Notes
An RNA structure (Pre-tRNA 5' END; Pre-tRNA 3' END) with a sequence from Homo sapiens, in which 82 nucleotides are resolved. The 2023 paper behind the entry is "Structural basis of pre-tRNA intron removal by human tRNA splicing endonuclease". The reconstruction used 309,195 particles. The entry has 5 different proteins, among them tRNA-splicing endonuclease subunit Sen2, tRNA-splicing endonuclease subunit Sen34, tRNA-splicing endonuclease subunit Sen54 and Polyribonucleotide 5'-hydroxyl-kinase Clp1. Released in 2023, the model rests on cryo-electron microscopy data to a resolution of 2.9 A.

Context: bound to proteins that are not shown
RNA sequence: GGGCUCUGUGGCGCAAUGGAUAGCGCAUUGGACUUCUA
RNA sequence: UAGAGCA
RNA sequence: AUUCAAAGGUUGUGGGUUCGAAUCCCACCAGAGUCGG
Numbered sequence: 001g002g003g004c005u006c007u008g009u010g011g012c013g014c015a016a017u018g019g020a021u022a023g024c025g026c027a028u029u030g031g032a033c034u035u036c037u038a
Numbered sequence: 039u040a041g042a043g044c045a
Numbered sequence: 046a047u048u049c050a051a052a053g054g055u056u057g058u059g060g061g062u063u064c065g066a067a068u069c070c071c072a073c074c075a076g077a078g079u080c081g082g
Stems, first nucleotide, its partner, number of pairs: 003079006011026004028051005033043001035042001057073005
């Protein structure tokens, strides 16, 4: 270089759908800690 | 002013 | 010794079917595997 199969969604790993509202976790940012060590 | 939080 | 909340979007790109597409179809980029050269 040629054939066949599979994949592409939030910073990252991922849901959803006869085809009729794009949301879960980690990370991030904030609070309360009947918290503790200071 | 922190820091750490794993029934 | 934990417990709660918020924010966070080019659904790869273009076209098509559809009253309506992350969803169904085609093409084109990017990637992985396999067959093999």